[PDB]
Context: bound to proteins that are not shown
Molecule: SHORT RRNA-IV OF THE LARGE RIBOSOMAL SUBUNIT
Organism: TRYPANOSOMA BRUCEI
């Protein structure tokens, strides 16, 4: 041999026993893990005259342009526009630079996290039995 249990394994059962079940393989089982469902609630990071955003084109992905929109301050102070060095602001004052920013808004409905015991794909990946009862 027919097995059953027992390797294997599953969360409904579950104190343990018990149990309930598997794969048993492929639009699987399995995992990575896709997708995708949550949920908290707007990151980090970088920005505020630029960049963001946004709209609209073009290239269509882009690269770009254009239009629109947007298009954040509180600081001790402190330096140079000098001898011609064309700095041709000489001062007015302007330009910057100077430790912190603080809160903010963007961009970001962000960011992020979503099994133990979510949802699932027309995703991925990996593998799929020792035992030993044994008539």
């Nucleotide at each position: 041999u027919u097995u059953u249990g027992u390797c294997c394994c599953u969360c409904u059962c579950c104190a343990a026993a018990c149990g309930a079940g598997a794969g048993u393989a492929c639009a699987u089982g399995c995992a990575u893990g896709g997708g995708c469902u949550g949920g908290c609630a707007u990151g980090a990071g970088c920005g505020g005259c630029a960049c963001g955003c946004u709209c609209c084109a073009c290239g269509a992905c882009c690269g770009u342009g254009g239009g629109g929109c947007u298009c954040g301050a509180g600081g001790g102070g402190c330096a140079c526009u000098u001898u011609a060095c064309g700095u041709c602001c000489c001062g007015a004052g302007g330009c910057g630079c100077u430790g912190a920013a603080c809160c903010u808004u963007g961009a970001u409905g962000c960011u992020u996290g979503g099994a133990a015991u979510u949802u699932c794909a027309u995703g991925c990946u990996c593998a799929g039995g020792g035992a030993c009862u044994u008539u």